[PDB]
Shown are 102 nucleotides from a PDB entry: RNA with a sequence from Turnip crinkle virus. An Rfam search finds the family "Turnip crinkle virus (TCV) repressor of minus strand synthesis H5" in it. Rfam describes the family as follows. This family represents the turnip crinkle virus (TCV) hairpin 5 (H5) which contains a large symmetrical internal loop (LSL). On this family, see McCormack and Simon, J Virol 2004: "Biased hypermutagenesis associated with mutations in an untranslated hairpin of an RNA virus". Rfam classes the family as a cis-regulatory element. The PDB entry is titled "The ensemble of the solution global structures of the 102-nt ribosome binding structure element of the turnip crinkle virus 3' UTR RNA".
C1' cells in the first nucleotide's frame, strides 16, 4: 500500500466486521522548522511537525582466491617442561546502524 469474513448493495464498489508487509508507533518509514550544552565542538539531537509508504544517508560482519602466522598458563623455588593452538585483509556480493563534547 491493500486484502479477506461476511453481507448490502445496481455495479464496482460498497456495507458489514475484521486484518493486511520488512519494523519499538502504526499495517510502515522518511524529511523539515525552532530552541540550547560545566561551553563547547563539526549544532545533530529535542520539539512540532513537512513528505508520505517510498526510502532518499553515516557503520559492522562472513565468505570466493591469495599471506606475512598470532599468545601464556602450567610442572618446579627459578631454569626448563609440558600441552595445546591456530589465522591477521583486499579486489565482490548483502543486511543492519545519527552525535556529542570537554
Nucleotide at each position: 500500500g491493500g486484502a479477506c469474513g461476511g453481507u448490502g448493495g445496481c455495479a464496482g464498489c460498497a456495507c458489514u466486521g475484521u486484518c493486511u508487509a520488512g519494523c519499538u508507533g502504526c499495517g510502515g518509514g522518511c524529511a523539515u522548522u525552532a530552541g540550547a550544552c560545566u561551553g563547547g565542538a563539526a549544532a545533530a539531537c529535542u520539539a512540532g511537525u513537512g513528505c508520505u509508504c517510498u526510502u532518499u544517508g553515516g557503520g559492522u560482519a562472513a565468505c570466493c582466491a591469495c599471506u606475512a602466522a598470532a599468545a601464556u598458563c602450567c610442572c618446579g623455588a627459578a631454569a626448563g617442561g609440558g600441552u595445546g593452538g591456530g589465522c591477521u585483509g583486499u579486489g565482490g556480493u548483502g543486511a543492519c546502524c545519527c552525535u556529542c563534547c570537554g
Zuo et al. published it in Proc.Natl.Acad.Sci.USA in 2010: "Solution structure of the cap-independent translational enhancer and ribosome-binding element in the 3' UTR of turnip crinkle virus". The structure was determined by solution-state NMR and released in 2011.